[PDB]
Context: one part of a larger RNA, bound to proteins that are not shown
Molecule: 23S Ribosomal RNA, nucleotides 1249 to 2004
Organism: Pseudomonas aeruginosa PAO1
RNA sequence: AUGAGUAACGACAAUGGGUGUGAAAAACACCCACGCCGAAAGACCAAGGGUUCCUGCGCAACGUUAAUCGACGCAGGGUUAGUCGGUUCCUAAGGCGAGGCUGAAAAGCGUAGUCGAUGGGAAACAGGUUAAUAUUCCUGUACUUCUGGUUACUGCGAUGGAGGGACGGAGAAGGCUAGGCCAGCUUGGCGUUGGUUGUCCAAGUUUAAGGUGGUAGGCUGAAAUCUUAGGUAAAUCCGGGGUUUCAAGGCCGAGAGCUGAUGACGAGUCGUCU
RNA sequence: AGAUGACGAAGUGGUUGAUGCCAUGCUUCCAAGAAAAGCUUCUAAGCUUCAGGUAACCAGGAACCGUACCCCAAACCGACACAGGUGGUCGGGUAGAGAAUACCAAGGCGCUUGAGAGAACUCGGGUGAAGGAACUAGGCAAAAUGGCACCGUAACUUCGGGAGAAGGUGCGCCGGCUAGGGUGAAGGAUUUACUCCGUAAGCUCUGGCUGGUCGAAGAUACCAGGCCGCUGCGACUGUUUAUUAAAAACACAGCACUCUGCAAACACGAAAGUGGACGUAUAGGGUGUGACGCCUGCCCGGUGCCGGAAGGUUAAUUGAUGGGGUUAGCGCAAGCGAAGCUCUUGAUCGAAGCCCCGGUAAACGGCGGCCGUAACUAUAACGGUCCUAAGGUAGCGAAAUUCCUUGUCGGGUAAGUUCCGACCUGCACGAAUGGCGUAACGAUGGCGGCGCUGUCUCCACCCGAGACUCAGUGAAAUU
Repeated sequence: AUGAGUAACGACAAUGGGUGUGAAAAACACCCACGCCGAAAGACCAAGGGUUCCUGCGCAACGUUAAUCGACGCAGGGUUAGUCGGUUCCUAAGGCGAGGCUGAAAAGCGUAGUCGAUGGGAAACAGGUUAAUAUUCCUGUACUUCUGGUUACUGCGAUGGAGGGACGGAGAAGGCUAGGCCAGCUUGGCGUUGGUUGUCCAAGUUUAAGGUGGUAGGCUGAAAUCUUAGGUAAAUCCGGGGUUUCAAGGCCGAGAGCUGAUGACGAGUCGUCU
Repeated sequence: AGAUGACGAAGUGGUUGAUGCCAUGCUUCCAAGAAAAGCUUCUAAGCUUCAGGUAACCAGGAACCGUACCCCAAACCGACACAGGUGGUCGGGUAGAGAAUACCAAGGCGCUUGAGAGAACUCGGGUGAAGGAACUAGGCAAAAUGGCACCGUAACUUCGGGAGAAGGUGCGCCGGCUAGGGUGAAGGAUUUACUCCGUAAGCUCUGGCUGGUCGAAGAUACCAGGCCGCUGCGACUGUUUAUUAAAAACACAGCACUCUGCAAACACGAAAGUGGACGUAUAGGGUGUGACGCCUGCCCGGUGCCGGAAGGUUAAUUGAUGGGGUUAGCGCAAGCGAAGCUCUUGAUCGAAGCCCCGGUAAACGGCGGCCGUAACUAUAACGGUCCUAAGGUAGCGAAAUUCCUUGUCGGGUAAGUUCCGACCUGCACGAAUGGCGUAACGAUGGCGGCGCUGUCUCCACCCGAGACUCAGUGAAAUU
C1' cells in the first nucleotide's frame, strides 16, 4: 500500500443558558439553574513516586475531538522543629561472626560479640498568617532533658545480685467523655400567591495543652525487733524463720469542678485605599 | 466589584450518648499466653577529707536528617490520563437493629469527542389477553418468598436437633382513659462536702384497653428465606487444579499395625553439626483406614518381615601340592641337571547372605469344579470324586459395579430406556485399598409435588445504550 476514511473515541451521574477573553469557545474562567457521591467519588497517615506543587509567558508535539485550558513546553519561586517522624538507647525472628571446630580448594557451622523493627524506651497545645510551609514562622500559655557555676549537707562506686518493665482468648456489669438533639439568648427578617408581630423564619451560640484537684473504681495487711544450709563473691537489697504490737496505712486511677481565659474567636458596624 | 485598620452582640441550661477512655482492670476458659534496656535499690574491686552523691538558686544549651505535592489514585503496581489491585485512621442528620439501605450535610464531582434521526438486529430493563413447564439434556433464566409480635408445627433422632419445619392472625393516622423506668429543684441526715437519702416541673425511654377515620392496597418505597416428599455419595466445620474441573477428590476427630531405651528411631548435611527435643514409651517416627452403631469370616502355599542355629554352598586372605623357564656341572653327541631367582597351579583357613526349620495377613496378596440322588414334574437336604495354601462367612445385590438389558414383578404418569420397592440368573459385590446402616450437615448426583411465572403456544408494545446520518480524530487480521 489493501482493508478504509471503515471499527472505535474506555463505565448510560446529565446537562441548559448568560457574560468575558480570544484569530477561533459544546469543553477555559465567572454567574444563574439542574443532576451525582456522601462508611465516599470527602478528609488524613504509611509504602511507592520524585518537583507532578505555586506564579508569569506559551500551544508545535503530548491530551483518543478543539483548546485561549492542563499532571504538557520555557523561566522563576516554594519545604523553617529541644517536643512530629527518623537518628541516637534496647532487644525479636534472622544475619554476620575474633578465636574455634569441620571441610580437595572455594567454603560450612558456630562462641565471645554486634547488627537487625513490624515492638520497648524523655517532653506542646490553641489562635493568626502565604500564590505556594507550618503542632516547624508569629502571638499566648506549657513541658522534658543536659551543661557550667555558688551555697548547704553527705559514703561514692558495676558488666555483677534483686525488683520493675512485662503483655492470652472470650464475656459482662458499670463510670465517663467526644459527638448529637432540645430549650433559652443575641443579631437580622415581615416574604412576587391565601395567611404570617408570632407557641413565626434564618444564622450564631466556640475555646486546647498544661496546673490544681485524688473522685467512680481497682490492688494490697501494716510496723518494730532478733536471726539466716539461699540469690556462683559481698550485700543494710531480695528470699526464708521466730517474737511483739496495730485494724490501719500504701499504690494505681478515667473524669468532674476551679484555673488557663478581664484573653483568643465571634455575625457584623464604622474609617481609609481601590 | 475588592483590600485595609479599629471596634465587636450573645456566648447559658436540659437531655441522649459511643466500637473512644477507666481497662496492661474484673470474671472465666484452656490451647497456658515476647525479650532486653531505660528506671529503683544492694554491694565487690577502688576512694577517703581531690573523687562522687543529694537539695536550693544563677547562667546557658538541645546537634544532624525528612517536611513541597499525589497517596484507594490521571502522580503507586498493571506497556495507556487502563471499569483491575493497594495497609491503617476519622466518619454528621432524618428514618433504621445497624458501619445495611434511601434521601441529604461538610466537602467533592458531571467520569476529555459531540449533534441529530428514532429502521432491522444486539445489549440492559418495564408491562402483558387466555393457558401455566406443554420449553429444555435439565424449571437454565425469570417470576415468586422475604420484617416484627403472637398462635401452631410431622416422620426420625446421636435427645442437642429436625425447626424460621409446614401453616395462620395483626400492623397506617388521629383521639379517650391508664400503668411503669431514668435524670433531676426544694427538703432531711451527718462523715461537714468531689457525701448520703430524696425531689415538683421539665426532658427522655417502655407499655395496656378503648373508640374514630382515609385509601384498591398501611412490614406500602429501597431493604428483605420459596417450601415439601423419596433415594446415591461423603459423618460433620475446613482444603484443592492462580487462568475451562470445588467434587463422591484431600484433610479430619476416632481406630489399628509397626519401629524407637535416648548420643533414640528418622531427616538435612563429604563433615562438624542441626532438627526430632531443652521432649523421654500416656513419648516420638512411618503406614493404612476414616464421626458414630453392629461387626470385621477362611488361607502362611508365593513374595516380604521376624526368630533359629545343626548341616550344605560361599569373598577378600593364606599358600600344601604338582607342572614349567633359566644354568654351575655331567655327557662325543642327543640329552639329563643341584642351589638360587622366576612363571603357573591350587590343598587348607574364612563371616554375613542363600539353601534349610518355625511363625506372621488392620503385611503385599488369595478366597474352585464335575457326577448321581425325593409318593407327577422340577429342584437336591444326602452321597461319590478331581484339584488347592484355602476354596468367600455375615451382610448386601440389574448396584457410582449387570454385558445380554429398556431383565421380570409392583408403584408412581394418559403415556416413565430415568426414579422408588423387590426378586437373585453377582458377565465381573464382600468385610480396616473395610462390609452393612445412620440423626445432623452439603453453591454435591438422580426422581417427584405445591406456589410462581414470556421457559413455552406465540409473540406484542414501551424505555435507555449501540447500530444509521453529519462534523473531528483514526486501527486490525488479510493480500